[PDB]
Context: bound to proteins that are not shown
Molecule: crRNA; Target RNA
Organism: Staphylococcus epidermidis RP62A
RNA sequence: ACGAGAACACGUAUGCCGAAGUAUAUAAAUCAUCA
RNA sequence: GAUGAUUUAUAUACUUCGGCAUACGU
Numbered sequence: 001a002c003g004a005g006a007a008c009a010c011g012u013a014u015g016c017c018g019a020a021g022u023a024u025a026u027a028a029a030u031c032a033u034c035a
Numbered sequence: 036g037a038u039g040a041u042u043u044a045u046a047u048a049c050u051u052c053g054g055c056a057u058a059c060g061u
Base pairs, nucleotide, nucleotide: 010060011059012058013057016054017053018052019051021049022048023047024046025045027043028042029041030040031039032038033037034036
Other pairs, nucleotide, nucleotide, family: 015055cWW
């Protein structure tokens, strides 16, 4: 000779499923400039 | 007879959506 001492807020758990960077889009128009 | 020179340089759309939104044990 401590309302005290012993005591894991611990165990399991997919930020995972489906999904097109896709759709449309003529490298084209002009024909002139200088001596 | 020589020579090229200008104009557009990406434009319009969608821009995440749908689902589970914690459970079960003392």